[PDB]
Source information:
The depositors describe the entry as "The Structure of Tandem GA RNA Pairs When Flanking Pairs are isoG-isoC Pairs". Solved structure of RNA, 18 nucleotides shown. Chen et al. published it in J.Phys.Chem.B in 2007: "Stacking Effects on Local Structure in RNA: Changes in the Structure of Tandem GA Pairs when Flanking GC Pairs are Replaced by isoG-isoC Pairs".

RNA sequence: GCGGACGCA
RNA sequence: GCGGACGCA
Repeated sequence: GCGGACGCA
Repeated sequence: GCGGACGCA
């Protein structure tokens, strides 16, 4: 670079 | 909403 488990509200 | 394990290039 692009995509993003998933956390908090 | 905001932050983002972490994958690929």
It was solved by solution-state NMR.